[PDB]
Context: one part of a larger RNA, bound to proteins that are not shown
RNA sequence: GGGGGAGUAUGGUCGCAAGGCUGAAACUUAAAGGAAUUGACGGAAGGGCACCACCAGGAGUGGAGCCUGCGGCUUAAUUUGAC
RNA sequence: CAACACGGGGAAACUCACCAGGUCCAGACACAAUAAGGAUUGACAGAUUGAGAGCUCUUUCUUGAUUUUGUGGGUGGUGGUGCAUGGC
RNA sequence: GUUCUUAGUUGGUGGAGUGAUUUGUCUGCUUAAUUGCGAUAACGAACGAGACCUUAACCUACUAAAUAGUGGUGCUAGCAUUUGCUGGUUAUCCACUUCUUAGAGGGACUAUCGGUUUCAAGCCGAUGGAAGUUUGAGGCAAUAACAGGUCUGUGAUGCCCUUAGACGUUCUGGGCCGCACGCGCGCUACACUGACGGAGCCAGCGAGUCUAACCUUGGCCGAGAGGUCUUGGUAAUCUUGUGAAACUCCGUCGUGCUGGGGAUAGAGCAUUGUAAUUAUUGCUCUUCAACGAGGAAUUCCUAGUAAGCGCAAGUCAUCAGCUUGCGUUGAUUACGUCCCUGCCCUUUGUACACACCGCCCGUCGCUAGUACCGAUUGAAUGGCUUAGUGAGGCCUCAGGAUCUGCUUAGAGAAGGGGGCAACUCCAUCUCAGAGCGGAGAAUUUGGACAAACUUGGUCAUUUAGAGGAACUAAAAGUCGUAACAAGGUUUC
RNA sequence: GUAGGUGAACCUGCGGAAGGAUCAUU
Repeated sequence: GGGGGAGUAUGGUCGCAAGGCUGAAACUUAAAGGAAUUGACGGAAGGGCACCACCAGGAGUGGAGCCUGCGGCUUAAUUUGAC
Repeated sequence: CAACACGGGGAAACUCACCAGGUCCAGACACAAUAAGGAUUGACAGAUUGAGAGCUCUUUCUUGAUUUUGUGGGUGGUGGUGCAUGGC
Repeated sequence: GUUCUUAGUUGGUGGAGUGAUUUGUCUGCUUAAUUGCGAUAACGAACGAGACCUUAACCUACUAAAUAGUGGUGCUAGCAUUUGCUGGUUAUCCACUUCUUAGAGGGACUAUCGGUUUCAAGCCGAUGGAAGUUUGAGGCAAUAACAGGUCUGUGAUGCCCUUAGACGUUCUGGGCCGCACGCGCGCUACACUGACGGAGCCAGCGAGUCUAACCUUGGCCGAGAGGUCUUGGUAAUCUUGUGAAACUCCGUCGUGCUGGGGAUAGAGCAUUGUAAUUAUUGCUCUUCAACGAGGAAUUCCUAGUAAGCGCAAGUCAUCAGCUUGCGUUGAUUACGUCCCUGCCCUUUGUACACACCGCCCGUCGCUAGUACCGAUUGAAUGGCUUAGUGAGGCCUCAGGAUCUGCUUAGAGAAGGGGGCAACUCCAUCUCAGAGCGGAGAAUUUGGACAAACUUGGUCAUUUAGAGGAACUAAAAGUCGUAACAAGGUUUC
Repeated sequence: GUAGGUGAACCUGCGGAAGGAUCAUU
């Protein structure tokens, strides 16, 4: 002498107490666990790299009107795939 | 990111896949049944239909074993499934 | 398409490990690079990278060209003049390839030099050169994969459904464009580095009809858009030098939402198309809105690049504010870092492998079940047992209903010995005067054995219970995030 | 391990362990 229940309940014994020692069962469950391998991940380390990252900047987009695609609403139908 | 001027998707018709309706079979083949005017179509005009679609009809003509009906079966489908797949 | 624009990936033999696996495929230095120098239980190989291919630049080198040009003006020549600009220039003509074209080639390999380096691979400067970030840009591009997208490209396709009132196919009409609204690509702007007017006046990549109407010159008409008559081009020939736009110069404006902006809307004129209404598009006049530079936030980019500007092609009968390419004008900033977002290699930790968008902990809440505690002097059953009472039979001390042996002498006996006239024995068959004894039931004394029953005690087993407090199980409840990475405060 | 705190996992003090994130300073 599988994992839990559980070092729990109860009886005993010790303690001033906290608690200690001894110590089940019902029941539940197909894994729990050890060591190692490969990968992945780390608000781990070291070394490199990218303007679909940043620094120094440029041009902007986001604000306006319109064009266009998508969603939603509407519709007899406003076909549909893609987030 | 790796959807959103992407589907080369700038759709009046078509595209089209959607909606309201109208036709048509482009139902191959096999089998069986109907079948001498039949099995079958096609039709001017008048209702009708958005329609000069004979689609359905109103009386009746054309053609002629090409079909009709049913049973298997087949063929199409921008129908579904990209979580069944190929290719890209 | 993406992982993944990175440098990564694999077997053979050998070595290590029981094995999954590992080494090869590596400390360092270097490269854009698993590129190399090298080190080395690995050796020798493969794919990817590179190499390669296309394109872009250089060639006064070659080969030549009315489908490209230049000169000679040689030929006439047009206009000005002691020589310039032009016209028609290989069927008017000679040449000749600098420019243009395209074949064969050359050219760069970081060359040389100077520095620096495990002085090796390399790297940094300068000089030459057309070109020295792999000279620029692409094309091609490994292993493994994703339930990534496409069944709406396919007469690629399994299965399922449907197939005559069809989910088949055509035809008419409508929708796909519908607007309280939210978001992503963009276009045009907010003006004077400008708008408008005149004038100047320059590219490159294309495309184009005879199986039918394509690119269109030129002339004429029209404000325009366009119309008409012709021409050329199946194309280095013609459109076309696509005379594009930005731009430049000279003028109008004058800091006023203004002459910036041109949305919305009204009227008319044309083109494409059977068909234009929900206005296809083009043109003319009129209307003349927000917008004065844009919060949080966020994209792209390092040189002929960003940005501005237009052009051709694709789709196309018509329709660019889209895309694919092309050229024109052409900056600023930086040659770096790992701070953010990520990528690669190595080491390390892991309780992750659906792989951190992972896994995972406890309270609370729902349902079900199992035990535990628990007032109840809880209850029940069985065993042993103090005390009390005590049936019964047994032994025993007594007791004596009866029923029995009785020898002793008193109850017909007329049955016998007789001198048979007061007289002499033997008793059954019903009475005991008493002593002598036996067998004996009821009852009864004490004792030992002792069943019951009543209390009390103890031991064993089982069990009810308000409520309390746990545990366990159960597809997708609430609160947080404690543990697993230094789990973000190392864990225990 | 122990003690206190309290919605909950847990937090904190004292001593200990590496099963640590250090086998390492002439």
The depositors describe the entry as "Hypomethylated yeast 80S bound with cycloheximide, P-site tRNA, and A-site tRNA, messenger RNA, PRE". This is an experimental structure of RNA (18S rRNA, nucleotides 1108 to 1799) from Saccharomyces cerevisiae, with 689 nucleotides shown. The entry has 74 different proteins, among them RPS25A isoform 1, RPS15 isoform 1 and 60S ribosomal protein L34-A. The structure was determined by electron microscopy at 2.2 A resolution and released in 2024. An Rfam search finds the family "Eukaryotic small subunit ribosomal RNA" in it. The literature on the family includes a 2001 paper in Science by Yusupov et al., "Crystal structure of the ribosome at 5.5 A resolution". The entry is indexed under RNA modification, ribosome maturation, translation regulation, RIBOSOME.